[PDB]
RNA sequence: GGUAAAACAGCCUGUGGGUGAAACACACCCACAGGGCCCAUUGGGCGCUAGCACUCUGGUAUCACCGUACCUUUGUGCGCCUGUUUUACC
Numbered sequence: 001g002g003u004a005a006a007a008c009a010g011c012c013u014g015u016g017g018g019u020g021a022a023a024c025a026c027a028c029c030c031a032c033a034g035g036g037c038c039c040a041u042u043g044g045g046c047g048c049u050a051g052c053a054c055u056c057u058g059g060u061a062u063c064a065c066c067g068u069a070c071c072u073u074u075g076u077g078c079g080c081c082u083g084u085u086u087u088a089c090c
C1' cells in the first nucleotide's frame, strides 16, 4: 500500500499538552474552557438524512366509545459520511 475484520472518536470556537524527520506554521491525537441548536428542559440529545425497523411525547384524520392509519417528538438499531488507531494475510 492492497485486502479482510475491528476499535475509538466526530455540533461550533478558542486554549493547553503531545506526536508526526517538526521550537513557528501545518497535520493528527488527547484534554480543558466557553458557546450554539434540538428535547418531553433541576436533565438529556447534536458527524448526515427525502430512507428503514421498533419505541416513546404530542398531534391529525377516521370516530359514540373502543380501535386503526399518518405526522411529530424521545430514544435504540440500521443506512450514509469523515478522522485516527489496531490485528491478520498479501
Stems, first nucleotide, its partner, number of pairs: 001090010011035010036046004047080002051078004058071005
Other pairs, nucleotide, nucleotide, family: 022025tWS040056tWS040073cHS049051cWH055074cWW056073cWW057072cWW